[PDB]
Context: one part of a larger RNA, bound to proteins that are not shown
RNA sequence: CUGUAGAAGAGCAAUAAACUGGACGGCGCAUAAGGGGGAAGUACUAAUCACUGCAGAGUCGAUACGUAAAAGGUCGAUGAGUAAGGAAAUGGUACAGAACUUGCUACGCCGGUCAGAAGACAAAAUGGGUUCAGAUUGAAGGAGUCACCUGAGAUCGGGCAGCAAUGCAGAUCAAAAGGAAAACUUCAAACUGGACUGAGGGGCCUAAGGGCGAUUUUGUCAAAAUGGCUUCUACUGACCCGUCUUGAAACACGGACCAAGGAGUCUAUCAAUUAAGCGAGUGAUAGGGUGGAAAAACCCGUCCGCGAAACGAAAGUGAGUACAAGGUGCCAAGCCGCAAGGUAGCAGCAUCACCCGACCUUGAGUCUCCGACGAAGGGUUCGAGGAAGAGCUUAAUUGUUAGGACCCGAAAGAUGGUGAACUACGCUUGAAUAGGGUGAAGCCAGGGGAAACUCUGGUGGAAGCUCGUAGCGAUACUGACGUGCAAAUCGUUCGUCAAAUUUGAGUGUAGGGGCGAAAGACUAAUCGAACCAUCUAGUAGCUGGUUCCCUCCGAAGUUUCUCUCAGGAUAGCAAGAGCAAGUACGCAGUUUUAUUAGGUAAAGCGAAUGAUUAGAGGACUCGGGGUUCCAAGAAUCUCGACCUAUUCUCAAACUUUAAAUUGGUAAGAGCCGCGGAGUUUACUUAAAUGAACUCUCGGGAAGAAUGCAGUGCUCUUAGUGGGCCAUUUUUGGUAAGCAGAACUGGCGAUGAGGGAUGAACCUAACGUUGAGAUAAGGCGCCCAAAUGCACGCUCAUCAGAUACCACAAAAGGUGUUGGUUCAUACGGACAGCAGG
RNA sequence: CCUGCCGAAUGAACUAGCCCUGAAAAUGGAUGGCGCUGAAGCGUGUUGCCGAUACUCAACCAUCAGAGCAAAUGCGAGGCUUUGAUGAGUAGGAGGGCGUGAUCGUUGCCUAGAAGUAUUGGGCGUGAGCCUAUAUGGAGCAGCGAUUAGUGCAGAUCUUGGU
Repeated sequence: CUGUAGAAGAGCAAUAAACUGGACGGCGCAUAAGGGGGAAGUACUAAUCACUGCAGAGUCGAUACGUAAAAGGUCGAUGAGUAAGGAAAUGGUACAGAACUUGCUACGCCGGUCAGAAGACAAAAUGGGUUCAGAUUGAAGGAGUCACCUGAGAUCGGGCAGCAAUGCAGAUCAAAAGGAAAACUUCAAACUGGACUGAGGGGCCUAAGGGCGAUUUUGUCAAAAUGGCUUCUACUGACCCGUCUUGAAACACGGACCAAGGAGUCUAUCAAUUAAGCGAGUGAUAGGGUGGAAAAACCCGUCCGCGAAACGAAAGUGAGUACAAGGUGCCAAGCCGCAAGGUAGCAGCAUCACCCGACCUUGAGUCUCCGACGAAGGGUUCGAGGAAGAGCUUAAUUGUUAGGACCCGAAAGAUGGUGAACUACGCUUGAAUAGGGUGAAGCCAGGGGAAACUCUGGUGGAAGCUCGUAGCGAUACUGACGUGCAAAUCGUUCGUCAAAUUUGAGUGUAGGGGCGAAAGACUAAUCGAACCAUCUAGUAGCUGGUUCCCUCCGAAGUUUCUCUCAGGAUAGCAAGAGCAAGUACGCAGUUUUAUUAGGUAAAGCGAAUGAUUAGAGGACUCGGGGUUCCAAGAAUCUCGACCUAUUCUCAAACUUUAAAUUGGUAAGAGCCGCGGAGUUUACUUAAAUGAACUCUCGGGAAGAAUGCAGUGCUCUUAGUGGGCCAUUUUUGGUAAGCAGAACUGGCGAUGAGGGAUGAACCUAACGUUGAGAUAAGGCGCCCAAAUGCACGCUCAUCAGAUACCACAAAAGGUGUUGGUUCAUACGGACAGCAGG
Repeated sequence: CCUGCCGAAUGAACUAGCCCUGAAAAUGGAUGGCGCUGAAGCGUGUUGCCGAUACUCAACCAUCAGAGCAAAUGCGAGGCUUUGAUGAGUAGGAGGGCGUGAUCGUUGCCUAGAAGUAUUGGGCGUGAGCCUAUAUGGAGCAGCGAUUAGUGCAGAUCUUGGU
């Protein structure tokens, strides 16, 4: 927060018994109806007169009439007249509505009575539509239900007897003869209690009874009363919106709050539709000429556009008998007809014919005879064409396209500029670096040496040496801080510290360029190409947003092609506007009937193809081996191959056989019939043979059921083009909430009740509301409704509690209950105890 | 093997019902929860009752389709009077309507108080929205017919401002 009631709080109160009339009364104002009258009005109607018609004379105009031009002729425009039509003006007549004149009245206010009507909440009564409950009665039918009683008689047993032999009592079945009754099914007749409702405001209608869809009576109500408002309470129901998605409350993204701003425009283009004008025409633009204060308007506008003729690349030809503009099938008006149907044939659709041109083919003859013309005769072909013109201009909507192009959005490009104050490398010219360690050349002396040179000790002060401040730096804690002190800092620590050291200024280098001890480093917090402005709202097959109400119709994730796979077109699906006689002898996700297809399921392999087990036989066999003998042969064991008769188990890429479900085509006036008469110039045949079409002749209850609140067709166009699930069927896969397919749905796009719960299950499809009876599912409590009434089975120291559903198997049990098949028993079993 | 006691029932193999075993998982738990064993369990029988937004019946609204409305007239032909059926919807489409500037018309309102603003005042529309009342406010407004559009915002890490 939907639905339903209640409570409290706040109140200058929005609803309420009023309203209409008759008669009469009390008040103040006006003058009534009826009768004369009859201005204006309407209607009629002669005389007049608009208009229509006819139309003399003048003036204007036009004219593919006429002329070499001019004169002439004709139509038009103005309008005297005229009177045919008509009736606006005039006249007349009729109405009658007024001003008038006659008239004891009409008005309104208040008052009481009569009548009609009557606010809100209610009570009773009567009756109706819908439904609920409690009571009755009659009839038919049932193996003419079944049964029961009276009962000879017959069986039986879950009796009493009886020791036994037998009787008493039963129960079941029941003869002929009689009686008296229950349950069920169907169909009828009638009584009484409830609930919900009262839509509408007539005099019409008839089956002569009524119908037409509630009336009557009564009570209460002045007070915040009723209705509402604010706040709160309780029962039932209630996830967060927008979005993308098959799937959103989602642990998907945007949204803390509020105001104002904020997104399909504008220009052009073609088309379809709608309203306008004119029509074989239409319409200007530019421009002229006028004009309001004014950019308007109003007139003109010799060309132009677009239509009016097409076909060809083109050269080129052109809707070929002047007296044409067709035929056929569907079919509308009008006319006939009560009806059945008949006649006619507009528009459209289909078809055949003719025609112009392209491409083919053919040709007497003609002439300005070398290229043209044309009588006759054709095409298997081609065309955004003929055949009694349908256009042109204007406005609007929807849709293609171009543009900033519904709005917001790049990483990029190019042009032209500005930076070396940071930092990188030169250069000119300045500045700067405690105190130590170490100890090179060079130099002196002592020992040895003749000197060279040697050893020891000094002295000296070298090096891109060293410890370590300042400076310059940045190793580590992976420290602190990490909405800092700070867009790089802070503490400790550390590298280097007289050089390739540090440093100021000045000066040289600038963007595909610098500059670089080189890290793609640095180039003013910007660098694997700076910064500024512009082209620039750069393009976006991609993300996000896309703004008021109701009503109605209502999708797609499939096809084809696409450098096509997040996209486009394209069909299909969808909406609106229309056309047509909505051939009902028509139509159909249906059957029926008639004619017909098919090789799947199954089955079959003592049947083909392919696999493939078992044993045996065999006159006749094809070979091997082993055996044996004796010998090379014969006899014989072992193998298979060949038949012989069989036999085990199989195939999606096997099949004779062969379903269910299912596919074609049909079920008549556009029918049927070797009946007629026609028409056919290289159609058919020896053949009036055939064929196809025309006019005829004969026959033809309409030639299945059922349904039609979805007739067919045009035109324009949105969205869609990632799908997903269930039953059944299916392929890959061990499998999957996996990946794929088929038919019908569904979910998406969809709520309600049920499966506690929950997209695709079960019922069931939604406007606001009351009643009743249900579906699915339930009825011990949460929970509406049975702790109903009857059956069977079950005790769990792991009970059980049901579709899709949330899992269990192989295997076991002297738990308990059924059932199956074999067994034992007083000619005494099982078991136990016994005993031999 | 047989035989006594005892005394009417006793063997064997099977099969299928419920029950038991087979049966191990991490937060505390799910026949939905309580709980249920003369069932509130498993498989049935039988009667009633409860129960949707489907079905009946009525009232109201809208949609689609019926029928009737000229010498007319008790009222508006994008009308009046009636009758039957019907209603889901994203993307999308159609038909009606609400509300906002400005322009040409037409009808008007306002210092005797316009616009704007606040409302627990009273009402009207199914809804866009409307009318009124009171308070504030202190100068412009409004209807009707058309013409035109920079015409309706909750969102876009939307703009600016304020919290």

Entry title: T.thermophila 60S ribosomal subunit in complex with initiation factor 6.
An RNA structure (26S RRNA, nucleotides 422 to 1468) from Tetrahymena thermophila, in which 999 nucleotides are resolved.
Rfam match: Eukaryotic large subunit ribosomal RNA.
The entry is indexed under RIBOSOME, EUKARYOTIC INITIATION FACTOR 6, EIF6, 60S, TRANSLATION, LARGE RIBOSOMAL SUBUNIT, RRNA, RIBOSOMAL PROTEIN.